Notes
The depositors describe the entry as "Structure of the large subunit of the mammalian mitoribosome, part 1 of 2". Shown are 150 nucleotides from a PDB entry: RNA (MITORIBOSOMAL 16S RRNA, nucleotides 1 to 160) from Sus scrofa. The structure was determined by electron microscopy at 3.4 A resolution and released in 2014. NCBI's taxonomy places the organism under Eukaryota, Bilateria, Amniota, Boreoeutheria, Sus. The entry is indexed under RIBOSOME, TRANSLATION, LARGE RIBOSOMAL SUBUNIT, MITORIBOSOME, MAMMALIAN MITOCHONDRIAL RIBOSOME, CRYO-EM. The 2014 paper behind the entry is "The Complete Structure of the Large Subunit of the Mammalian Mitochondrial Ribosome".
Context: one part of a larger RNA, bound to proteins that are not shown
């Protein structure tokens, strides 16, 4: 200085209930 | 999201038929082989005993009850569960691969605002 | 943020 790199949210497990 | 189309070669308004069916699970495997055996895999019966006891076994390996006994309600949901190679295979049974029964991914990231760069 | 490994800025001198 290229090429990278980093966030948390999409949903997921398992259980009661019904 | 209705209406239409659907078993003609599904998704094709509309001509003479036919319909419909039913027989024990096998065997890897354990027994240091292997031929009789080898729980579990169908049924539901829950829970604490009684108990790994009776018995059943190439009497081996392993399999294994019952007689009789315990068991208060309900409400009170959550989390020493997972963060984009994880958790669901999933943004999807889609792309793609199979003539077919089958098999099957990969991936997002700035801000209050991008009708502010 | 400028932090993997590839590379660039910065060939290479008997063993």
């Nucleotide at each position: 200085a290229c090429c990278a790199a980093a966030g948390c949210u999409a949903g997921c497990u398992c259980a009661a209930c019904a | 999201a209705c209406a239409a189309a659907u078993a003609c070669a599904a998704a094709a308004a509309u001509a003479c038929a036919c319909c419909a069916a039913a027989a024990u699970a096998a065997a890897a495997u354990a027994a240091a082989a292997c031929a009789u055996u080898c729980a579990c895999c169908u049924a539901a019966c829950a829970u604490u005993a009684a108990a790994g006891u009776a018995u059943a076994g190439g009497a081996g390996a392993u399999a294994g009850a019952a007689a009789u006994u315990u068991u208060u309600a309900u409400c009170c949901u959550g989390a020493c569960g997972c963060u984009a190679u994880a958790g669901a295979g999933a943004u999807a049974g889609u792309a793609c691969c199979g003539u077919a029964a089958g098999g099957g991914a990969a991936a997002g990231a700035u801000g209050a605002a991008a009708g502010a760069a | 943020u400028a932090a993997a490994a590839g590379u660039a800025a910065a060939a290479a001198a008997a063993a």